Entry title: Cryo-EM structure of P. urativorans 70S ribosome in complex with hibernation factor Balon, mRNA and P-site tRNA (structure 2). 16S rRNA, nucleotides 48 to 964 from Psychrobacter urativorans: 901 nucleotides with solved positions. It holds a match to the Rfam family "Bacterial small subunit ribosomal RNA". Rfam links the family to the GO terms ribosome and structural constituent of ribosome. It was solved by cryo-electron microscopy to 2.6 angstrom. The entry has 51 different proteins, among them Small ribosomal subunit protein uS11, Small ribosomal subunit protein uS12 and Large ribosomal subunit protein bL35.
Context: one part of a larger RNA, bound to proteins that are not shown
RNA sequence: AAACUGAAGAGUUUGAUCAUGGCUCAGAUUGAACGCUGGCGGCAGGCUUAACACAUGCAAGUCGAGCGGUAACAGGAGAAGCUUGCUUCUUGCUGACGAGCGGCGGACGGGUGAGUAAUACUUAGGAAUCUACCUAGUAGUGGGGGAUAGCUCGGGGAAACUCGAAUUAAUACCGCAUACGACCUACGGGAGAAAGGGGG
RNA sequence: CUCUCGCUAUUAGAUGAGCCUAAGUCGGAUUAGCUAGAUGGUGGGGUAAAGGCCUACCAUGGCGACGAUCUGUAGCUGGUCUGAGAGGAUGAUCAGCCACACCGGGACUGAGACACGGCCCGGACUCCUACGGGAGGCAGCAGUGGGGAAUAUUGGACAAUGGGGGCAACCCUGAUCCAGCCAUGCCGCGUGUGUGAAGAAGGCCUUUUGGUUGUAAAGCACUUUAAGCAGUGAAGAAGACUCCGUGGUUAAUACCCACGGACGAUGACAUUAGCUGCAGAAUAAGCACCGGCUAACUCUGUGCCAGCAGCCGCGGUAAUACAGAGGGUGCAAGCGUUAAUCGGAAUUACUGGGCGUAAAGGGAGCGUAGGUGGCUCGAUAAGUCAGAUGUGAAAUCCCCGGGCUUAACCUGGGAACU
RNA sequence: GCAUCUGAUACUGUUGAGCUAGAGUAUGUGAGAGGAAGGUAGAAUUCCAGGUGUAGCGGUGAAAUGCGUAGAGAUCUGGAGGAAUACCGAUGGCGAAGGCAGCCUUCUGGCAUAAUACUGACACUGAGGCUCGAAAGCGUGGGUAGCAAACAGGAUUAGAUACCCUGGUAGUCCACGCCGUAAACGAUGUCUACUAGUCGUUGGGUCC
RNA sequence: GGACUUAGUGACGCAGCUAACGCAAUAAGUAGACCGCCUGGGGAGUACGGCCGCAAGGUUAAAACUCAAAUGAAU
Repeated sequence: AAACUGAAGAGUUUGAUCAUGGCUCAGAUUGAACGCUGGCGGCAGGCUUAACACAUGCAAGUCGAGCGGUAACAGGAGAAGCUUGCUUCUUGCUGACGAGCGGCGGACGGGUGAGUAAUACUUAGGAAUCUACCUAGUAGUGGGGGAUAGCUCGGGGAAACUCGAAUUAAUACCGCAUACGACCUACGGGAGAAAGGGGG
Repeated sequence: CUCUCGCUAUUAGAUGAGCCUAAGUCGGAUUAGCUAGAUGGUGGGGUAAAGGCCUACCAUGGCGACGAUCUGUAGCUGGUCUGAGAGGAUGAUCAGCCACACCGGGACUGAGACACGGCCCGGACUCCUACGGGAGGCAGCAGUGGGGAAUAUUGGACAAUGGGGGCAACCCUGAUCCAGCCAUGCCGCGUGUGUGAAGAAGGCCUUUUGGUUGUAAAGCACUUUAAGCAGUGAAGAAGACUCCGUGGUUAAUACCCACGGACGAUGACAUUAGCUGCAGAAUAAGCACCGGCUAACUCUGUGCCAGCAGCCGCGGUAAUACAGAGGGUGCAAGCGUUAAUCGGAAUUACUGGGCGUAAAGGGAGCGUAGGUGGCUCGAUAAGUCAGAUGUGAAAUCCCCGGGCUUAACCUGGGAACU
Repeated sequence: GCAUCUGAUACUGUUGAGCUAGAGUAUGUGAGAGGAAGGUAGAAUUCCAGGUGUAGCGGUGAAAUGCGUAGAGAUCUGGAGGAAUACCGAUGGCGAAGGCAGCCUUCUGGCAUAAUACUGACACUGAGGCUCGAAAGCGUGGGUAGCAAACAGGAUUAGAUACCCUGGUAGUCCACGCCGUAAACGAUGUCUACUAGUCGUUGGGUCC
Repeated sequence: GGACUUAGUGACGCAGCUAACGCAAUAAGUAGACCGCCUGGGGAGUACGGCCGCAAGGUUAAAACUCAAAUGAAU
């Protein structure tokens, strides 16, 4: 420098004409369908109808460095029947790990357009709020308790599941102690937390 | 004893969410009055938070021809198609917002839900049952039945980009990245290229001998794109782990964190893209139309029949209109038809039309809302105009470029977003 | 496009003051079928009652129906009644349109005109709304001469539910109300300004 | 007796306008303000629903369907 470039008519009413005026056509487009036909590639797109009913598989788990633990698997150490190279039983000891308690996630991502004519959307603002994880700070993380799932014992149920008794751990739960902030205040004072795990 | 992952109270950010206001936003008046927690106030409750959100009392208010109420229809936007524009139509794919998750209702947990693959109650439907009771929700991705004119695989991988959990190792992810099918569209390439006349044969027309098919074919000379075969072969990968060094940390040469090197563990796609060879014209043309609009004309058959048709119309014994041929025309891996939108249509006219006789002045008046409105000097600055700032998301459209062999496509910056 | 600041003030808006040219007011003259209510006049028709009079009248293209010897028609004299207002009369007048004709009184609207004074934009238009709105028609109550839908008869005709003829009722007339429509037409909404000219006519006005 | 000027009411006639006829200071010209109305011919100013009316009816006012015309002015 540029985003500043774009505009066609025809047929048909009448014996003919001009006007009016409708109808029709030539264009572009599609999440297209159908008919005839059909070689390939790149890039897109593909239930517009029944928000109809859905067989089947998959679409949301993960953490043992929160916890008791050991159902499975694999090792390790000893018991070694040793059957001499067969080989098994004890142990969570380890890698790990089903179920269980606990945390985080599941409010995302994905689908649909039924409802909605206005608690919607778009544009522009606003104040009276909350906000896991993230960033930068501030004050801490002290000390106790009673439980309980699994695991037990005994039932009920065809299953789904379920009931009772006993009972263990925790970063589960509840007091108590403190409190820079924060909350209430009549502003004199009042009340309110937490939990531990891991590496050297 | 330190560091680290946490937990607790809280501040400030960021992120997200809730809340409010104003303007704009479809059709019907053959829908004109609508509202009683209704409209406002106070005391109280409720919520994270304003608020009739709830409640008791007080007042009698609020909304409406600038369309309330009631009805019909509808997710809205960026955008998309069309158009010279203004407009008109539309809201697939991509992105934002909203709403919903078999139907009705209630809530719990949580920072966040009144929760698509969570809970409770009720319901319809479907299934299991030992008849006592139970279970379930593809509008997730594939897929089935059905409806339909019509729309695909019960595929692979987490390698990449993200997301969830974890200290990590790693696990999960039908998001996503890919692959499969479909001419559904756009773009690209091919189905050969030259040369070839007493202008062969055949077809068609014809005045019966010419014309046309037609350099078209045959023949000759070459070429091998794409497909097929065989090799080779990038890039998508971000260099994890481990080792060393440096800095921070600390009581510490530990551990942890940050940084700097060395190392090559990691690819679904995938037999990749691309590149190099081999073979041989070999593997590859159809569809509509030819009266006018509208590019392209003649025979034969038919005889207002059979039929065509968008419109005008054609067909009655010599049909350039029907059906078949030859020839031609336009498109071409597509070609037509149907459906649908805008255009042409200035045929709702804002841009941009009309009303004596073509459709169209109300029978006439008065007047309400409204619309519009003299001269002069001031004020104001609402309209108007200009400037600045903020915003008007990205993508798309347009301009200048860049990368795919080109193009489609992707992509940087602008412009624009009236 | 929206929002917020700043600037400009020609135009629109909102305002203060002023003005007279649009629009209105007061005063004098003028024309007019403008409207409403009463009264009245003169022709003509019809009817009735009489005098004269005698055989037709009436009607049509012809007729016929009809009227008439119970005396029509014609002619003259009285009476009753209703409606319309010849001439004037005129692309004349007035009215918003629809409309409005004898004459007189009463009540009343608008308009035209000359000058002065006054108000000082009070204006134009106007959806909905309201008012008025020919004729026909409707309701109630009166009226009823002529005309006349319907209806009856006579003709014409192929037919003739018509046209023509003879009758004829609602209606036309009045009062008070409804109706709300017309080729309600200039097929031309209202209001404002400007744009060659010529010839009529109505109502004013001013000059020579 | 004319001259002029006004408000009406007529006949002509430029420019302009108009498809043409024609209009032409009483525009159908040049402009402006506001209101009403039209959008092919039928169906149809009809149906239905309102509102008005004693009634007759008025007023507001569709659709399906059907036809490629229906119209104006002039020759």

The work is reported in "A new family of bacterial ribosome hibernation factors" (Helena-Bueno et al., Nature, 2024). The entry is indexed under Ribosome, Hibernation factor, Dormancy, Balon.